[PDB]
Context: one part of a larger RNA, bound to proteins that are not shown
RNA sequence: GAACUCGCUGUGAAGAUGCAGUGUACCCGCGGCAAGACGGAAAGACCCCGUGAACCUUUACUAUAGCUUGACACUGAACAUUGAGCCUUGAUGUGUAGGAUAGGUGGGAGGCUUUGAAGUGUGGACGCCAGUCUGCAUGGAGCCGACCUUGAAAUACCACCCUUUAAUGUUUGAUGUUCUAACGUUGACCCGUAAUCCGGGUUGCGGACAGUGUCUGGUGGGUAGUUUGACUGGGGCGGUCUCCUCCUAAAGAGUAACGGAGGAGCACGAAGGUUGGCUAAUCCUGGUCGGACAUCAGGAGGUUAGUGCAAUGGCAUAAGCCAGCUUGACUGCGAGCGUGACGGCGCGAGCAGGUGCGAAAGCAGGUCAUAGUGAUCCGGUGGUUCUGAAUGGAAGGGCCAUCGCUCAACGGAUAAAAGGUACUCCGGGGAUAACAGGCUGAUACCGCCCAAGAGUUCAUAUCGACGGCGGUGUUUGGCACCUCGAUGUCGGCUCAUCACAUCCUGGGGCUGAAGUAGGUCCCAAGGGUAUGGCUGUUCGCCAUUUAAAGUGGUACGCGAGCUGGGUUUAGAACGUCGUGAGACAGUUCGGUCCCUAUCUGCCGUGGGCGCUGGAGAACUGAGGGGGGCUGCUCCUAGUACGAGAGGACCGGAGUGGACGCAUCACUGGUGUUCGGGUUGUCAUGCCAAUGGCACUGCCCGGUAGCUAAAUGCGGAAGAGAUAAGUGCUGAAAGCAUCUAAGCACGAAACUUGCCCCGAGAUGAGUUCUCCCUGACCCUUUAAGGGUCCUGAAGGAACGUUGAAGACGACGACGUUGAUAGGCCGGGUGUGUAAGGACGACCUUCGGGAGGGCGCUUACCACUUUGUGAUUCAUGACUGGGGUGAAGUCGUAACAAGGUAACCGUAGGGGAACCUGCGGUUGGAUCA
Numbered sequence: 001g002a003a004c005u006c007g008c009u010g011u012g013a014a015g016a017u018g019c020a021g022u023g024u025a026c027c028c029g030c031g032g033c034a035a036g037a038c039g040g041a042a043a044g045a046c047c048c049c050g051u052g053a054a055c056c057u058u059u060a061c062u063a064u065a066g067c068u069u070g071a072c073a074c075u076g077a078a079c080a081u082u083g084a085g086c087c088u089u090g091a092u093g094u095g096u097a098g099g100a101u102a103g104g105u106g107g108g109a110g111g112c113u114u115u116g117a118a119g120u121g122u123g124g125a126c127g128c129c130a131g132u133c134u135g136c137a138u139g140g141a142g143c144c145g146a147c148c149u150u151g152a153a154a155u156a157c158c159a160c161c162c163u164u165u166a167a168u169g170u171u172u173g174a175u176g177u178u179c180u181a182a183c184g185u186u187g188a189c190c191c192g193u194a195a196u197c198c199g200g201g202u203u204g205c206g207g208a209c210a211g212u213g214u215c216u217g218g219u220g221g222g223u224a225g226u227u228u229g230a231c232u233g234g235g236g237c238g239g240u241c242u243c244c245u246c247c248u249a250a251a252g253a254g255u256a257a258c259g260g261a262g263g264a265g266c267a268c269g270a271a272g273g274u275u276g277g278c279u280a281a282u283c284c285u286g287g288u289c290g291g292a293c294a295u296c297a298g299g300a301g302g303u304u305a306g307u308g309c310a311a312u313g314g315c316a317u318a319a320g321c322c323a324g325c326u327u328g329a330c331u332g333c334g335a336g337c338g339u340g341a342c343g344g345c346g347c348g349a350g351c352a353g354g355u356g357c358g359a360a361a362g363c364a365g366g367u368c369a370u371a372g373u374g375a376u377c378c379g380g381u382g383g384u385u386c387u388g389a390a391u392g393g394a395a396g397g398g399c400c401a402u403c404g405c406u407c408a409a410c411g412g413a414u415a416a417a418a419g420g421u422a423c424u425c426c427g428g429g430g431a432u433a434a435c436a437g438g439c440u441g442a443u444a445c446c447g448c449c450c451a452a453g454a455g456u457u458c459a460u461a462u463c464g465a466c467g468g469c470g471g472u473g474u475u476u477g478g479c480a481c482c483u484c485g486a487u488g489u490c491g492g493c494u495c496a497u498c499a500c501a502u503c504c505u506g507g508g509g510c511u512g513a514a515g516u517a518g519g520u521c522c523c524a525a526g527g528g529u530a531u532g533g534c535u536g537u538u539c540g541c542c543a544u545u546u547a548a549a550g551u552g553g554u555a556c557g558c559g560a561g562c563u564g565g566g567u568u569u570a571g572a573a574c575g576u577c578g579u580g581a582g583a584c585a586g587u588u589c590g591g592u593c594c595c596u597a598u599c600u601g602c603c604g605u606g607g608g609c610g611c612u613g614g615a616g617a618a619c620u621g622a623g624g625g626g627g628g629c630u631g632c633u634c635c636u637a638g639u640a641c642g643a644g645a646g647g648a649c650c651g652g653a654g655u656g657g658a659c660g661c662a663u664c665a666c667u668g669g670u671g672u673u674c675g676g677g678u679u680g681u682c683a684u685g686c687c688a689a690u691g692g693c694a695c696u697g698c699c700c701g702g703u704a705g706c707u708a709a710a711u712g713c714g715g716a717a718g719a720g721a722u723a724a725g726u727g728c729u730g731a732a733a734g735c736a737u738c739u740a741a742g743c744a745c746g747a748a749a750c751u752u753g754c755c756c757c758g759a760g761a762u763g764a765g766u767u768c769u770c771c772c773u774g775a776c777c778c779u780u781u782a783a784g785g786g787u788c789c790u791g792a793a794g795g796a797a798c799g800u801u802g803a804a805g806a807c808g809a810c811g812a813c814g815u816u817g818a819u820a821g822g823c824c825g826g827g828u829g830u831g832u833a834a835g836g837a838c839g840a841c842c843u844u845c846g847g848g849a850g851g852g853c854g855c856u857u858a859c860c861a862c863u864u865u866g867u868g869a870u871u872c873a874u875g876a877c878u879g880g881g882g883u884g885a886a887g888u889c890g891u892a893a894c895a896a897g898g899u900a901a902c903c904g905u906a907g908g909g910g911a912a913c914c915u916g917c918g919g920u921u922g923g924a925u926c927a
Stems, first nucleotide, its partner, number of pairs: 003017001006023005026608008035600003039595002047429004052425002054421004060226005066219003070215005076179002079176006086169001089167001091164001093162001104160004110144001119138005125132002183206003187203006229241003238258001242264006265410001266308001267367002272326005278320001283299004306315001309372001311370003330353004336347004342411001355364003378404007386397002436483001439478001442476001444472006453463002489566002491563003495557001498552001500550001503528003506523006530544005571589001573587002575584003609760001613771007623757004629657007641646001659714004667708004674701005679694006718752003725745004774788005779782001798814005900921009
Other pairs, nucleotide, nucleotide, family: 002018cWW005599cSS011016tWH030806cWS034597tHS044434cWW046433cWW051413tWH058060cWH065220tHS069216cWW075210tHH076181tWS076208tWH078177cWW081175cWW084172cWW085170cWW088167cWW088168cWW089166cWW090165cWS092163cWW094128tHS102150cWS108156tWS109145tWS110156tSS111143cWW112142cWW117140tHS117142tSS119139tHS120138cWW124133cWW127130tHS128130cWS145146cHS172173cWH180182cHS180207tWS180208tWH181182cHS181183tHS181208tWH182207tHS183207cWS192193cHS193195cWS193197cWH220222cHS227418cWH242410cSS244310tWS245311tSS248259cWW250255tWW263371tWS264371tHS264372tSS265406tHS269329tSS270329tHH271367cSS273326tWS277321cWW278321cWW279303tWS279318tWH280302tHS280304cWH281301tHS282300tWS290295tWS291292cHS301304tWS303305cHS303316tWS305318tWW307313tWH307368cHS309310cHS309311cHS314319tSS315318cSS315319tHS318319tHS328354cWH330354cWW331365cWH332365cWH334349tHS335348tHS358361tWH371372cWH374407tHS375407tWH385386cWS388394tHS388395tHS433484tWH437481cWW438479cWW440477cWW441443tHS441473tWS443473cWW443475cWW443476cWS444471cWW450466cWW451459tWH452464tHS454459cHS455461tHS458512tWW459463tWS459464tWS488489cHS489567cWW496554cWW497553cWW498553cWW499550cWW500525tHS502524tWS507724tSS513517tHS514641cSS514645cWW515640cWS515646tSS523723cSS526628tSS536566cSS545549tWH546548tHS546549tWH547630tWS563564cSS570591tHS608760tWW610760cWS619766cWW620759tWH621758tSS622758tHS627754cWW629656cWW630631cWH636651cWW639648tWH640647tHS642644tHS642645tHS658715cWW659715cWW663665cHS664707tHS666710cWS669705tWW671704tHS674829tSS675830tSS701829tSS703828cSS707708cWH708710tHS717753tWS721749cWW722747tWH723746tHS724746tHS729739tWH729741tWS730740tHS731737tWH732733cHS732736tWH733735tHS733736tWS739741cWH747748tSS759761cSS759765tHS771792cSS790791cWH800813cWW805808tWS891892cHS895898cWH896924cHS896925tWS
C1' cells in the first nucleotide's frame, strides 16, 4: 500500500493483529466509553553541521562621507621691513723683500680734477689697531709710475674674470603700514512693474577678505564591503599541531589509540677532521693537611668511561678519551641500490683533475647514527648579450653564485583581519546530545559465608573486626543500536492493578518472650490501610488521631479525562560580569492547550439463522462471576500470671465505623400544572374582573413521586483439604526421629457452604403439553421438480395502554376492550377565593355604682453594641545619669597652666577639645 483485522509467553533493526508454541471463540446491527492502532492537523521551533544568510558592536581590517591642514590660482591693485638672488654698479683680498690690505692674463706711458684735485673735521660697512671701502662740510689749483725693494707693480688708464657682500630693481618669503574691482552685501534710493522675486540703474560699506578649483595634512563606526582553524569517546572549557630516541610490535618490513617513557627548532673552525697516546664506571688496601670525597699506591672491572640528543641502542676495530697536519669540511663524473605515490630523499661505492698530505700505501669530496631545517614566486645581491625590434647603444632579459619567510596551524587559501544574536532565517542529520526503551551491574540495595570480638554468661538472646560468596535490577553511573519529513516537561485531581523481600489483622516458632510489652526465625497476600498548617513542590517539617497510617511496577500509570502553579519565548527590573553589543546554571512582576470515534477493546441491548415435523410450558446445572472488616466496650476473669502492680488463655453480652443490597415506609427536601399576598402599570365602555409583563415580577407554601441527613439489612454459621510449623509410630544407622514405610493438627491462603448467571455446553442436556396426517402428474426417478384441495395449532399485523423504556426490546390489554383517559365517591398541597345580599358601622341608641387580677404607657437595676480618655503593670532592643573599682589614652583647666579665659552662636573633630562670628574683664604681665 493492500487486508478474510482475537489473548497469552518467547524471538526479532532490541516495546508484535500479520513470526513459533500455545487458549479461546455461531452471522449481522443499535446506544454508549475512550486503554491501543508509535491515531490526525506542521520537511522539530531543542541539539549539531553547512568554507550557507542576514542583521548589530568595536581602541578587528581595509576603506570612505563628513569634517579639518596647508600649498598653489583665482586674484588679487598701491606703503614700511626683513634677504636673497640676480641686471647691476659700488665695494672685498697684508708670503717676507716694502711707499703698504700686491688677485691673475692681456691692452699700457701717464689717469681723475670747475657735470670741481690733495689736507683737515667726521656717519655705515670690511678689516691684519695698521689700514680698504660705502655717506657729508670746509677747504680749493695736486695726490699719484719704474720708483729703493719684488717671483707679479701698480689702485698710473683699460680689458678679461677669482674670494667676498648688499643695494640699484624684480623676486619672492615673511613680518608691519595703503586699494578695491573683484568681490559680497540676507545697507539707502530709481526703472522696467498696476510685482518684499527678479533683474537693471542710483547710493553704502568693507575689503585680499572671503568663497570656489587643483595638489597634500588629521579625525572619520557618520556611512560601506568582509574576516574570525582543525583534532574533538555530544559540544564547550583544557590540551595538542614542525622533525628526533626505546615499548606495546605477535622471532622479513611495516603496522592505531586525548596509550606508555624521553627531545631538538642547532651546536660543533669546532664535539670535522689526514700522520705521532690509549682504551673507561669504580672500587677495596696507603697516603700532610683530607674529608667518606681533591691528587698522590696494588688488585682487579674493562668502557658498568667516552656521546650535545631524547637517549637509544650500538659502538670496541670501535660510535670516546694526550700529538704532525687542520676544512678533502674541492670543481666535471659515476657502476649500482633502498626509499618512497610524488615531490623527493637517501645511499654508495667506480672515476677526471688535482686535492690536503702524509714514504707510502691509505686516507679523506666533514662528526654511530636518528632530531639541526620552510617548497614556489617575487623581487635583492655578484659572474656570465648568452639575448638587442631598421643600422650604434643601452636597457632590460637568459646561463654560473648569493639576500631577503617561529610561512609554528611545517607540503605553506592573500602583502594586509576581532565579536553578539532569546527579534532571527534556509538546507540537512538519528553519520552526534536532552527525557523515554536496551545492554551489562561499576556503583547501589538487599542477601548471605567466614569467625576478632562483643556482648556480664554465650562469636549468630541481640550485635561484630578483617576478610568471603550471592541475588535483584529501584538510586548515582557507562555505551551510543532505534525516534530529530515531531514519541508534549514537573506536580496535583478521578480510577485503578498486581508482587510480596509481611504494616494490622491470622497463624506459628522461638527468644536475656512472668501478665504486658518486646527481639528473632518459618507460614501465611482474604480484607484494611488518617484529617489539617507551612511552602510550586515531590521531598520535607510539623499539629493531632487510629489496629495501622507496608514496600515496590506498571512510558518514574494515567492531558483524543481536567488544570498549569514550576521548568526552555517575545516586556520591564536589581546584584554581579565585560567599553559595548549582552551573559549569569543569581534573584523577583505579567503572559493563548485542537480533535463530529473507521478498526481492536469494553459496557448494555436486538435482528438472523440450528439444533432433522410445527406450536405453546417447566427445565438441568457444565461452567462462570459479587462476600469473606473488624474496632471498640460488658460477662465468665483484677481471677491466671504477676509480690504486687497491672495483665489472661479458650469462651458468654453490647457498640462502632466503613462498607454493599432494599424500600418513602419517618424526616426532610424539593416540586415553573397544587394555593395566597404584592409593586406598578398595558390596557380590558368607568365602581366589580382580566390576562400579560415584568427572572414564575417579588414573597408565604407544596402532590405523587423521587429522593438522603431518615430506616432494614450483611460481613457470618458449615465442610474439606491442608500449609507454616508442630504433633504419631519408623527402622534406614540395634537407638532413635515429622520421613524414608504404616498414624494426628494446622491460617482470612485454595474445593464445598452463599448470591446471581447461566444449554449457540455447535457435546445444540433434561421432562409437559398440544396442531396436524389433502388430488395431480413429471425426469438429469429421488431425502426429486412442477399442476388441482388445505393454512391447525398458533402467529402476525393495525388499536386502547404501564413503576418498561433511547431506540428497539418487554408488559397489560384489543370493545368482549377496566386498556387509557372521560362521568360519580377520595381526599395531597395551598391556604380564608369572588360575588350577591344584609344591616349596622357614621348622627337622638349604642350608655351608667363600686371593686380586684390580667393587659399597656413611664422609669430604672441587671445585661449586649460601636467609638473615645487615663493610670497601673508588663516588652527583643535601644539613651543617658549616678555609685565603685583606680583596667588602658591623652594633659584641657587651675601659675601668664605655658596659645588668657569665659558667656552667645555654626561647622569640625576618638576623647577630653578646634575652629568660625557677638561680648566683658569675673586677664597675668604692662618705666
Annotation:
Solved structure of RNA (Tethered rRNA, nucleotides 3512 to 4438) from Escherichia coli, 927 nucleotides shown. Among the 47 different proteins in the entry, which are not shown, are 30S ribosomal protein S5, 50S ribosomal protein L32 and 30S ribosomal protein S21. The structure was determined by electron microscopy at 4.18 angstroms resolution and released in 2022. The sample was in a buffer at pH 7.5. Rfam match: Bacterial large subunit ribosomal RNA. On this family, see Yusupov et al., Science 2001: "Crystal structure of the ribosome at 5.5 A resolution". The organism belongs to Escherichia, within Bacteria.